[PDB]
Shown are 528 nucleotides from a PDB entry: RNA (L7 rRNA, nucleotides 368 to 673; L8 rRNA, nucleotides 58 to 270; L2a rRNA, nucleotides 3 to 88) from Chlamydomonas reinhardtii. The sample was in a buffer at pH 7.6. It was solved by cryo-EM to 3 angstrom. Rfam match: Bacterial large subunit ribosomal RNA. The family has 102 seed sequences and 51,934 matches in Rfam 15.1. The depositors describe the entry as "Large subunit of the Chlamydomonas reinhardtii mitoribosome". Among the 45 different proteins in the entry, which are not shown, are bL32m, bL21m and Mitochondrial ribosomal protein L23.
Context: one part of a larger RNA, bound to proteins that are not shown
C1' cells in the first nucleotide's frame, strides 16, 4: 500500500491475519464490549550528535561602540583629539577516544607477552621506560684482570671492569643499492673528492652495542656570500 | 632592500602541530538525524538469585538418615539484581489500584496416603491432587510492611512484574514558588514541599447476542 | 500478497512470506505511498586533464593582420650495408 485479513506452537530484524506442522470454520451484518491489528492522531516526550542555532551568565578572549574618568587644546559651562580603570550593550569561542552520555582516565617514541616458529597482526588488554647524559662515556692505537654491561629483548673475552698516548671524523661536497612505506617523513649504506686523526701497518673514525631522548610548514632572529640602491 | 647557504626559536605535549585570543547554562528552549547512542520492555546469557538433588562431617539425652544441613560437586528457570544492545525514537502506559479474567503447582485451606521421639487431639515432614476458597479495613503515594480479629485459610507465581481506543493521576518529565546543598553565575538536586490538559464516532481480529440469505 | 503451473477444463492439485529506502541482517509490528491525471531532480558558461575523431604540418590554435598572444621543435658524428673466395 493492494487485501478474499482464524486459532495454537515452533521459527523469524528476536512479540506472525500472510512462514512450518496440527487443528477449526455453512455465509452476510445489526446492536453492544473493547485484548489485539506493535489501532489513529506529533517525522521532538527522554538520551546522543551535528563546520547545528537561539538567548541568558561571568574574576571566558577581544575591542572606544556607550556611560563616567584621565591629560593636552580651542571658543577664553560647553565642544574636540588621546589614553583606561569599573558599568551597559555587542560580537566571537568554549575538541575528540569511550561496550549510552556524564566522571575518571589517555593522546609523542621505545621494549617484553597477546602475537599462532618470515614479516605483521586488535581491544580504557597485561608489566618496564622515556621527553637525555657525556668534551669524555666521542674518534684512533695499546696495558692489565675476569663473571658482569641496560628500560627489556638480542647480543658482548669486550660491546665488561680499572687504566694509559695523542686527537676532534661530534667534518665539509656527495652516494649506487636496498629496508621499509598511504603520503609526508623514517632507517642503513660500500665507494668518490678535499683536509685532517690516531696507527710502523693492517686498517679504522660522517657521535656513544642496537632499538627511545628526532615536532612539518609558517613567522621570527643571528653569521656569511652575491645582486641591488 | 632582494635572494641563497649554514643555523637558532613551542610541555604547537590536542605531539601530522583551526583560521590571532578565548569559559559555561538552558525543567523556556528552536531546528536536523540516530533505535548507528541509553531510559519505560520484548530478545540472548546465567555471573547473583530460586528449586531439585549428591557427599553426607554432624548436631538430634545414644544413634547421619523423626527432623536440620556443614564444605564441595552438579541439573532446571530465567518471576531477583545484573552484562549485552538485537527490537521499534516518521515520538507507542510502566515502578499503584478499581473493576474483570485465564493458566501453572514450588497447596494456605478442602479431599487424602507415609514415616513418624504416634496416648487419638496438636504437630513436623514427605506422596497424589489445582475442583472452588483465600473476608476486614487503621496507616504509609507504597506493589514493600507491621498490628487491630475475624476465618477451614487470610498461597506465590506467568501474564509488555495481565488489564487508560474501560476508570483514576495518587507517584515517574516538564512549566509557578519556597526551604536546604553545590556552584563567581546563568542553573543543577533521583533533597524536602504546595498546585499543576489523560484524546479516540470501531474499519476487520476476536467475544457477547439479536437477525437474514 | 489473491497470482503462477497445468490435456485442470461449472473444478481440481502442487507452488508461491508486496514494493521502495536504509541497513550486518526486514513478510517485519522500521520509512513511505488512498486511487488516478498533471507536474518534478546531474543543467550552462568560462578554464584544467584524459580518452576517442580530426585539421594543419611552410610548427598550431586565436586574429583583417609579415602587430601581438598562447603552446610546440632546435642533436650526435656512435661502422654499418650484396648468400660464402682470391
Nucleotide at each position: 500500500g493492494a487485501a478474499a485479513u482464524c486459532u495454537u506452537c515452533g521459527u523469524g530484524c528476536a512479540g506472525a491475519u500472510g512462514c512450518g506442522a496440527a487443528g477449526g470454520c455453512g455465509c452476510u451484518g445489526g446492536c453492544a464490549a473493547g485484548g489485539g491489528a506493535c489501532g489513529a492522531a506529533g517525522a521532538g516526550a527522554c538520551c546522543c550528535u551535528a563546520u547545528g542555532c537561539a538567548g541568558c551568565u561571568u574574576c571566558g578572549c577581544u575591542g572606544g561602540g556607550u556611560g563616567c574618568u584621565a591629560a593636552g587644546a580651542g571658543u577664553u559651562a560647553c565642544u574636540c583629539u588621546u589614553a583606561u580603570c569599573c558599568u551597559c550593550a555587542a560580537g566571537c569561542u568554549u575538541u575528540u577516544c569511550u561496550g549510552g552520555g556524564a566522571c575518571g582516565g589517555a593522546u609523542g617514541c621505545u621494549u617484553c607477552c597477546u602475537a599462532a616458529a618470515u614479516a605483521g597482526u586488535a581491544a580504557c588488554g597485561g608489566g618496564a621506560g622515556u621527553g637525555a647524559u657525556c668534551a669524555a662515556u666521542g674518534g684512533u692505537a695499546c696495558u692489565g684482570c675476569u663473571a658482569c654491561u641496560u628500560a627489556a629483548a638480542u647480543a658482548g673475552a669486550a660491546a665488561g671492569c680499572a687504566g694509559u698516548g695523542c686527537u676532534u671524523g661530534a667534518c665539509u661536497g656527495u652516494a649506487a643499492g636496498a629496508a621499509c612505506c598511504a603520503c609526508a617523513g623514517u632507517u642503513c649504506g660500500a665507494g668518490c673528492a678535499g683536509g685532517g686523526a690516531c696507527g710502523c701497518a693492517a686498517g679504522u673514525c660522517g657521535g656513544c652495542a642496537u632499538u627511545a631522548a628526532u615536532g612539518a610548514c609558517c613567522c621570527a632572529g643571528g653569521g656569511u656570500a652575491a645582486c641591488a640602491u | 632592500g632582494u635572494u641563497a647557504c649554514c643555523c637558532u626559536g613551542a610541555u604547537c605535549a590536542a605531539c601530522g602541530g583551526a583560521c590571532a585570543a578565548a569559559a559555561g547554562c538552558u525543567a523556556c528552549g528552536c531546528u536536523a538525524g540516530g533505535g548507528a547512542u541509553a531510559a519505560c520492555a520484548g530478545g540472548c546469557u546465567u555471573a547473583u538469585c530460586c528449586g531439585c538433588c549428591u557427599u553426607u562431617a554432624g548436631a538430634g539425652u545414644u544413634c547421619c538418615u523423626a527432623u536440620c544441613g556443614a564444605u564441595g560437586g552438579g541439573c532446571g528457570g530465567g518471576u531477583u539484581u545484573g552484562g549485552c544492545a538485537c527490537c521499534u525514537c516518521g515520538a507507542u502506559g510502566u515502578c499503584g489500584g478499581a473493576u474483570c479474567a485465564u493458566c501453572g503447582c514450588g497447596u494456605c485451606c478442602u479431599g487424602u496416603g507415609g514415616c513418624u521421639g504416634a496416648a487419638g487431639g496438636a504437630g513436623g515432614u514427605c506422596g497424589c491432587a489445582a475442583g472452588g476458597g483465600u473476608u476486614g479495613g487503621a496507616u504509609u503515594g507504597u506493589u514493600c510492611g507491621u498490628c487491630c480479629a475475624u476465618u477451614a485459610a487470610a498461597g506465590u507465581g506467568g501474564u509488555a512484574c495481565g488489564u487508560g481506543a474501560u476508570c483514576u493521576g495518587a507517584g515517574u518529565u516538564c512549566a509557578g514558588a519556597c526551604c536546604g546543598u553545590c556552584g563567581u553565575g546563568a542553573g543543577a538536586c533521583a533533597g524536602u514541599u504546595c498546585g499543576g490538559u489523560u484524546u479516540c464516532u470501531a474499519u476487520c481480529u476476536u467475544u457477547g447476542u439479536c437477525a437474514g440469505c | 500478497c489473491a497470482g503462477c503451473u497445468a490435456u485442470a477444463a461449472u473444478u481440481u492439485a502442487g507452488c508461491g512470506u508486496a514494493c521502495c529506502u536504509u541497513u550486518u541482517g526486514c513478510a517485519u509490528u522500521a520509512u513511505g505511498g488512498g486511487u488516478u491525471a498533471g507536474c518534478u531532480a546531474c543543467u550552462c558558461a568560462a578554464u584544467a586533464g584524459a580518452c576517442g575523431u580530426g585539421a594543419g604540418u611552410u610548427a598550431a590554435g586565436c586574429a583583417g593582420a609579415a602587430a601581438g598572444c598562447u603552446u610546440a621543435c632546435u642533436g650526435a658524428g656512435a661502422u654499418u650495408u650484396u648468400u660464402u673466395u682470391a